[PDB]
Context: one part of a larger RNA, bound to proteins that are not shown
RNA sequence: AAGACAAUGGAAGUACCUCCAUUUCAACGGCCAGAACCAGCCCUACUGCAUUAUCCUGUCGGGGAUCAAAAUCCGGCGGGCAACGAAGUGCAAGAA
RNA sequence: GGGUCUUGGUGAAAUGAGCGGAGUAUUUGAGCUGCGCACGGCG
RNA sequence: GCCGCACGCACUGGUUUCUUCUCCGUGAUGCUCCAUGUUGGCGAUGGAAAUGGGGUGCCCCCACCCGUCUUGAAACACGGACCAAGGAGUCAAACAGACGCGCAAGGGAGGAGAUAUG
RNA sequence: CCAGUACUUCUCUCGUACUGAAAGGGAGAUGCAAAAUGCAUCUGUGGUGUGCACACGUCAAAUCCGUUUGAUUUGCCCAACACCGACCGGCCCUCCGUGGGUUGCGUUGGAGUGUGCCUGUUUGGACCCGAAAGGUGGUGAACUAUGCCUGAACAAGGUGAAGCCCGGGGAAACCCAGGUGGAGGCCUGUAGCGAUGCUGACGUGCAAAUCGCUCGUAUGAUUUGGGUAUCGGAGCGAAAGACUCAUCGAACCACCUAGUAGCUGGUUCACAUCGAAGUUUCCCUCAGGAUAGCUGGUGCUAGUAGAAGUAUUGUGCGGUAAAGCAAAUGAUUAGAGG
RNA sequence: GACCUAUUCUCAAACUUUAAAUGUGCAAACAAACCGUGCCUUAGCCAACUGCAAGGCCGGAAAGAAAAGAAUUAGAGGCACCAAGUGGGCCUUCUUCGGUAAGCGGAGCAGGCGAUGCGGAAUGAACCGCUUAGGGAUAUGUGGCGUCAAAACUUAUGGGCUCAUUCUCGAUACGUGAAAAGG
RNA sequence: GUUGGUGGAU
RNA sequence: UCCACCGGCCCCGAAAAUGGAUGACGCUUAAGCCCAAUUAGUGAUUGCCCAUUAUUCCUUUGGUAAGGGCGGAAACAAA
RNA sequence: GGAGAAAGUGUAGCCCUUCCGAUGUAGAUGUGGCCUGGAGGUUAGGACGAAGCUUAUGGCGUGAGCCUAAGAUGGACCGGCCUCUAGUGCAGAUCUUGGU
Numbered sequence: 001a002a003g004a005c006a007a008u009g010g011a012a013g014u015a016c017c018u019c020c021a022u023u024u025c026a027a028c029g030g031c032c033a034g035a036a037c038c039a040g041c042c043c044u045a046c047u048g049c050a051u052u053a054u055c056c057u058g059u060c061g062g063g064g065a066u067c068a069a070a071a072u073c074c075g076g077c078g079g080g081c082a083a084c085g086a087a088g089u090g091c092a093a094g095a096a
Numbered sequence: 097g098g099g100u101c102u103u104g105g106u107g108a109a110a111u112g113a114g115c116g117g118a119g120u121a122u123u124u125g126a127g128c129u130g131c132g133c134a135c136g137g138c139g
Numbered sequence: 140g141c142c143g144c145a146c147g148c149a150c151u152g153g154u155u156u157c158u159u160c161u162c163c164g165u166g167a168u169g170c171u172c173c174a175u176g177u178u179g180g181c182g183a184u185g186g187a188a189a190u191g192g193g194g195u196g197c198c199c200c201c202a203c204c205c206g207u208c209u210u211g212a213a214a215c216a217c218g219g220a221c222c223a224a225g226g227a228g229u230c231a232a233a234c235a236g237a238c239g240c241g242c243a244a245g246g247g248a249g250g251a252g253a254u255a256u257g
Numbered sequence: 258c259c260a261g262u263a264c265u266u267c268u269c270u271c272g273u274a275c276u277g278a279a280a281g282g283g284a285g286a287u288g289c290a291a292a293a294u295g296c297a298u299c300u301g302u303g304g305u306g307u308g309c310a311c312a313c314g315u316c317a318a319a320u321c322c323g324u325u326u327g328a329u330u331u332g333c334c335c336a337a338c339a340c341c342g343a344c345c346g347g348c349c350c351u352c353c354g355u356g357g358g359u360u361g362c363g364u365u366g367g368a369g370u371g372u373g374c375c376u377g378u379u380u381g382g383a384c385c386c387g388a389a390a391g392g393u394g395g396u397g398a399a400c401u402a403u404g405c406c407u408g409a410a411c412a413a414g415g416u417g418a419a420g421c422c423c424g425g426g427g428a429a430a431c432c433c434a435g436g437u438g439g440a441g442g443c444c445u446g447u448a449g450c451g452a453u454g455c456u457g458a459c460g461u462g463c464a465a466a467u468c469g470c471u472c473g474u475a476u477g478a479u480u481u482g483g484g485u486a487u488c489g490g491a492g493c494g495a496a497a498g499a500c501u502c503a504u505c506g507a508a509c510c511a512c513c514u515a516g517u518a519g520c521u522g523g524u525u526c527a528c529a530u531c532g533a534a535g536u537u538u539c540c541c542u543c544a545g546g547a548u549a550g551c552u553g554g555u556g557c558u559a560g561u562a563g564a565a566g567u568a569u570u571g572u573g574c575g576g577u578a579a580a581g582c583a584a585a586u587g588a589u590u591a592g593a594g595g
Numbered sequence: 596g597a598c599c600u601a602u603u604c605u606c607a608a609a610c611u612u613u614a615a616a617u618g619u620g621c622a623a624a625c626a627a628a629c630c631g632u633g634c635c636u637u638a639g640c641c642a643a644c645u646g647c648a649a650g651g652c653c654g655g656a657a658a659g660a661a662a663a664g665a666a667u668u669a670g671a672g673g674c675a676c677c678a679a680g681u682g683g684g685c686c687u688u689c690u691u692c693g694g695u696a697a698g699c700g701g702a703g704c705a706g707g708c709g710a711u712g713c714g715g716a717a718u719g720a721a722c723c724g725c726u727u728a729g730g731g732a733u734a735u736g737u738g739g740c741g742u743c744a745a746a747a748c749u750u751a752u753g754g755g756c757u758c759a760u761u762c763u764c765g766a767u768a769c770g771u772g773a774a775a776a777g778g
Numbered sequence: 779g780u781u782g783g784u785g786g787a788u
Numbered sequence: 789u790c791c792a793c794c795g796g797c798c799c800c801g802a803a804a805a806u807g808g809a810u811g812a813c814g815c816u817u818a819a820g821c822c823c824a825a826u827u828a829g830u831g832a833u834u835g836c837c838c839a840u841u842a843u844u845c846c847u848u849u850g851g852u853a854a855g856g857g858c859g860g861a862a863a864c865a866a867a
Numbered sequence: 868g869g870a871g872a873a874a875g876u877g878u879a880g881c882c883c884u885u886c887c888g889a890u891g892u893a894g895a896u897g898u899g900g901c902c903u904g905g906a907g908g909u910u911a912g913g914a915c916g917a918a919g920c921u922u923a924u925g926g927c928g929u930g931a932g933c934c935u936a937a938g939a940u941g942g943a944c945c946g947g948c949c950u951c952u953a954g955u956g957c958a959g960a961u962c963u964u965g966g967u
Base pairs, nucleotide, nucleotide: 009201010200013197014196015195016194017193020191021190022189023188024187029181031180032179033178034177036106037105038104039103041099042098043097048091049090050089051087055080057078058077059076061074062073115164116163117162118161125157126156127154128153129152130150133147135143136142138140170871171870172869173868204219205218206217207216220967221966222965223964224963225962230381231380232379233378234377236375238373239372240371241370242369245271246270247269251265252264255262257259275282276281285299286298287297288296289295303341304340305339306338307337311332312331314329315328316327317326318325342365343364344363345361346360347359348358349357350356385522387520391513392512393511394510395509396508402487403486404485405484406483407482408481409480410479411477414444415443416441420437422435424433425432426431449474450473451472454470455469457468458467489505491501492500526900527898528897529896530895531894536549538547539546540545550681551680552678553677554676555675556674557673558672564668565667567666569623570622571621572620573619574618579613580611581610587606593600595598629655630654631653633652634651635650636649637648639647640646684708685707686706687705689703690702691701692700693699713724714723728847729846730845731844732843733842734841738837739836740835741813742812743811747826750825753823754822755821756820765815777799778798779797780796781795782794783793785791786790848889849888850887851886853885854884855883856882857881901956903953904952905951906950908948909947910946912944919940920938921937922936925934926933927932
Other pairs, nucleotide, nucleotide, family: 011199cWH012198cWW019939tWS024182tSS025185cWH028182cWH035176cWW047048cHS052086cWH055082tHS056079cWH060075cWH063072tHS064071tHS081083tWS088832tSS090832cWH099102tHS107110cHS108169tWS109169tWS111165tWS112115tWS119160cWH123159cWH124158cWW131149cWW132148cWH137141cWH140141cWS155157cHS166167cSS187188cHS205959tWS208212tWH209211tHS210720tWS226957tWS226960tHS227523tSS227957tWH229383tWS235376cWH237374cWW243368tWS244272tWS244367tHS244369tWS246370tSS248268tWW249267tWH253263cWW254263cWW255256cHS256261tWW266267cWS274283tSS276346tSS277279tHS277280tHS281346tWS284363tWS290292cWS301366tWS306626cSS308336tHS310333tWW313330cWW319324cWH320323tWS351354tWS355638tHS381383tWW384523cWH386521cWW388517tWH389516tWW390514cWW397489tWH398401tWS398487tWH398492tWS402493tSS412446tHS413445cWH417439tSS417440tHS418439tHS419438tHS421436cWH423434cWW427429tHS427430tHS448475tHS453471cWW459462cSS459464cWS462464tHS463467cWS488491cSS489508tHS493499cWW494497tWS527930cSS528529cHS532893tHS533892tWH534681tSS534710tHH535709tHS537548cWW553895tSS560561cHS562671cHS575617cWW576577cWS576614tWS578614tHS581584cHS582606tHS582607tHH584611cWS585610cWS586607cWH588605cWH590603cWW591602cWH592601cWW594599cWH624660tHS628656cWW641644tHS644645tWS657660tWS663665tHS671852tWW679894cSS680893cSS685721tWS688704cWW694696tHS694697tHS708720cSS711727cWW712726tWS712840tSS714736tWS715722cWH716769tHS719770cWH722768cWS724736cSS735839tWH737838cWH739746tSS740746tSS745837cSS749819cWH751824cWW757818tWW758816tWS759816tWW766814cWW769770cWS772773cHS774802tHH775801tHS776800cWW784792cWH787789cWH807808cHS808809cHS810813cWH814819tWS818820cHS858875cWH873875tSS873881tHS891892cHS900931tSS901931tSS907949cWH911945cWW913943tWS914943tWS916941tWS916942tWS916943tHS917942tHS917944tSS918941tHS924925cHS924935cWW928930tHS
C1' cells in the first nucleotide's frame, strides 16, 4: 500500500517518490497562465422569389336547431389579398 | 457577432470587398415605359 | 389578324422614383530550414524552478489463455512449474528462369606442365 | 615462400545446323527464265499488315515569343507480333506442273559461352524428432522347461490288503470266527512343496506379485544340492502359446540403422508492398499428388490501343414461373342428350 | 349396360398449344467499313463477261459518328517468364432435390465468415452498420434517449389502444415461448 | 373483457 | 336498443425436472403496443447520444506517383 | 541574422511543394533494415580500467535494436565502418542436459 472483483494487461489521469535527462535563472527563459489582434476553418443573427380558388367575404334561397337565434351544411349570384411575421408549400443564391 | 488547449501565426513575401492609395461616381436589381418578336384565347 | 400580354428575347432601349460603394497596386535579386508580440506567475545558482522520462498505489472506463489442428477454441480439444545453455531448410551434384560480370560466332576449361619458385 | 598469385595449350567441351528408324542428305537474295544439279549478278531487310526513335511537313493547345506538348501525313521502319512465301531433311499425292498435302526439338544476317547469385525441380540422412517391422553376426538353460549322473529329506496319528497262526462247522468242495502282519500314485496331519477364498491387507508397498488368515498335497508321476546335456527362422513343454536370467504369438547384445512414414509434434529478428484456396481434370485416387484457376515476383511492349461482372438501340437464342385440360399425350368427378 | 357427342369437377418432375420477369449471343467507323460499274493478278465459279470469288494496287469520302432522353467510366490495351500456398470448408439470401424432421444430407446464383477487427442487436465466427496508417475536431450509420448507461435532468403546448394473481401481460428483426379452438 | 367495422331487424 | 358476421389489444387453450431472468431493477397520466412529431394551428422544413465510417486538420509511410530547385546572386570577420 | 543546398532507387531520406492509397490467415517479395561467431580491409579504443554482468538509466528508433550514465562490478582485451563468410537470432517439440 492493499478487502473479498484470481493475477497479469490497455488507455487516460492523479497522489507520492525519483542516485535520471534537459532547459532557465534579469533589461534574460525553451516554463506555466490570461487577454489582444491576423490568416484559415467552424457556429451565428438577419430572407427574397413563385403559389394559394376544394379558398376569403357580402347578400339571396334552402336546411338546421333550440324558448327563440346564430352556427355546423348545401346551392346560387356580386366582389376578392385570409396577407398577423398570412400559409409550417415549392426554390432560395441573404458578404463581414 | 462567438469558438478555436479543434490549426498556425505577431508580419522574416500580410495579394485584399479584409491592407495601401485615389474618385463620389458605374451599374444591378427593383419599379413603369417604347418598337417589334416571341407567348395566350377567338379565328 | 383581332385582341391581350403576367415584365420572356433582341435593341446590353428609355428613365432612375430607390438599392448598391468602384478603380488601381507589390516576383522570388528568397533554393531550403530555423529565428520577431503583450501582461502577470515562477525562476536571482540552490539541499532549485521548470519540463520530459522512470517507479509504485489509486480512481473511471476498457480487457476470456497462450501455442496448435480445425468450418469453428476462452473451451469440459491436445502441448503447456521456473530458469540457464543447447535446439530444426544444410552441403553436394544435374537442369531451368531471373538478376550481376567478362568475352562473343565464338566461349570456356579440366587435367597437367612450365618457371618466378628453391 | 608460396595449398596462393603470375604463365601455357595440345587438346577436350558446348555453340556457330538440323533432319531421317536407318542407308544417308543438308538450308541466301534478286533478275532472267522454267533446264529432273538451269544461267547472271551480288552493298544486302523474301513479301504484306501492325509497329520505337529519327527525318520531311501539318495541325490544335500553351506560351517568358526563345520555344514545348499532344496528335497527325509521308519515308524508313529497329525490337516485336500476325498472315504468307521460299529453301533443308523425312513421308508422300500427282494431270509429274511455275502442281498439291504435310512433318522436324529445321532455315530465312547468328547468340552463344564461362562464371557469380537467388528461386524452383531432383537425388542423397535431405528442415528436426518419431514406428509396428525386415536383415547379419554373436551371447545366454545362475531365472525357468526337460533328460541324465551322484548326494540329501519326509514329525505324529488313522485305516488295516497279501502271506502266516489258530478255534468252530463240513461227506467233500469249502464256509464262519479271532489274532498276527503292515500293503496303498489310501486318509487326518508337521516340515517340505503349492496357492483356493477373503475378490482381506497393501496397492507412490516391506515387495516392479509381498503380507495375514483360510486352503491343496504331504511314500510319491514326491521334494531338494551339486554336476551334466538340449536354444533363437531355435530349444523345451502331463500343452497354458507356458518357460528359455523382471525381456517371449519369436530372447538378449552389436551392427545394417539417422531404416521408411501420403501420418503426429516442433520449426528462433523487425516492418514495408501485395495477398489466396477448399474448385476443375487425371491418378489403387478419397488424410496424398500432378493439372488448370485463384496469388506474388519479374518484366516486355508505340501510354488512352484489340477495355468493360453496367446501360441503351438494333438483331438472334430460350420453354422455367404463370397458364391449359371447353388444345395433343396421360390422370380424373358428374350429369345431359343419341 | 355399353359405346359415342357436346362439356364439367380436378391436374402432371420425367404433358403441352401459348408464354414472362431475370438472362444469354452478336453489332454499334481508325489493321475495319463505304464509294469508283478505277487498274493488276488468279490452273477459282459461271455458256461467256466488262458479271461473281479472292489477294493487292490507285484514288475519293469520311456529322471519326448529326438529330431523336441517343450512355458512362478512380476507362493505357496487348504479350510473356518464374514460382508459393490451396485442392477438408462452413454460413446467409432467393431457387431448391432427398428426408417426418434436424444446428441433417445434396445442388444453382450472389454475398459473407474462414483471413477481421471496430460500432450495434445484453451475450453469439456468419445478423445490422461499417470495414481498419496514428492522432484532433465536426457530423453521421445501425441502435438508442427512467436508472444501470452517453442521450427527452421521465420531450410535446401529439392521436388512440391495453390490466395481466406463483406460467409472471408487453417491450423477442435474424432468433431463441406456440396452434386448432374459444371469451 | 374492452373498443372498432360491416350488413339486417326495432 | 338486438341479430348475425369481421378486426385491434388483452384473456383461456399453455404441463418438467438446481433458483433466475423483456440483460437487471422496475415501468401501467408507461419506461407497453400501433401511429406521428422536433420544441409545436407561432409564422415554415437539422431535438438529442454513441463508430477504427464520412468531412476536415496534423504527422507517418508507400507509390504505375506529379511538379519545382540544384552554372553557389551581390555583398557581409570578433567585440 | 544562423546554417544548409548531394543531378539523387534505397540512409539522419539532396531540398521544397502536391495528390492518392494504407487492415489481413496460408503465401510471395523488398529493405545504405536489426542482430551473432569468424575472414580480408580501413579506422579507433583499453590499467586514468577491455569483455562479461547489474539497472525506477536516461536518450534515440514505428520496430528488430543502438547509444550514454552509474556500478559503493570486473580484471585484459576490444568497438565503428566497407566487403567476405557461416554450426548466425527460441517460448512451447509428453524437446536435450544442468540447476531450481